[PDB]
Context: bound to proteins that are not shown
RNA sequence: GGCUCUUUUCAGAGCC
Numbered sequence: 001g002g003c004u005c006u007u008u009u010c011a012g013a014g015c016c
Base pairs, nucleotide, nucleotide: 001016002015003014004013005012006011
C1' cells in the first nucleotide's frame, strides 16, 4: 500500500 472490525470515527484495534 490493499483490506477488516470499532460512538477513541480529524481516532482507535487488527488482517493479508